Keywords: RNase H; RNA/DNA hybrid, HYDROLASE-DNA-RNA COMPLEX. The RNA, together with DNA, has 36 modelled nucleotides. Crystals were grown from: 1.5 M ammonium sulfate, 0.1 M Na citrate (pH 5.6) 20mM ATP or 3% 1,6-diaminohexane, VAPOR DIFFUSION, HANGING DROP, temperature 294K. The structure was determined by X-ray crystallography at 2.55 A resolution and released in 2007. It is bound to HEXANE-1,6-DIAMINE (16D). Protein in the same entry: Ribonuclease H1.
Context: bound to proteins that are not shown
RNA sequence: AGUGCGACACCUGAUUCC
DNA sequence: GGAATCAGGTGTCGCACT
Ligand code: 16D
Numbered sequence: 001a002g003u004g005c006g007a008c009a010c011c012u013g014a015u016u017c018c
Numbered sequence: 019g020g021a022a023t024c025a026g027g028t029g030t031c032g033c034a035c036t
Base pairs, nucleotide, nucleotide: 001036002035003034004033005032006031007030008029009028010027011026012025013024014023015022016021017020018019
Other pairs, nucleotide, nucleotide, family: none
C1' cells in the first nucleotide's frame, strides 16, 4: 500500500409509542 | 422535542495477510 478484520464515535432514512 | 426499533452511510484509528 492492497485486502480483510476489530473498535469507539458521528450520522441519514423509515416505523412504533409519549 | 423524547423512550425505543430497523436499514443504510462516514470519521478514523489499530491489527494481520498479501
Ligand atoms: N465493526 C465494523 C465497523 C465499520 C465502521 C466503518 C466506518 N466507515